[PDB]
Context: bound to proteins that are not shown
DNA sequence: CTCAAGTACTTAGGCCTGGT
DNA sequence: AGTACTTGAGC
């Protein structure tokens, strides 16, 4: 690079 | 031949890290 | 989910 997932802007 | 499923298509936008 | 056109259906 892919696939998932999470986080972040009051 | 007119009526109640059947059949199908998006759901905002940047940035950032993880696991494999 | 929501929701909207289309398919099928038993008149």
């Nucleotide at each position: 690079u892919u696939c998932c997932a999470g986080g972040c802007a009051u």
Shown are 41 nucleotides from a PDB entry: RNA, together with DNA.
Among the 12 different proteins in the entry, which are not shown, are DNA-directed RNA polymerase II subunit RPB9, DNA-directed RNA polymerase II subunit RPB11 and DNA-directed RNA polymerase II subunit RPB2.
The 2009 paper behind the entry is "Molecular basis of transcriptional mutagenesis at 8-oxoguanine".
The PDB entry is titled "8-oxoguanine containing RNA polymerase II elongation complex E".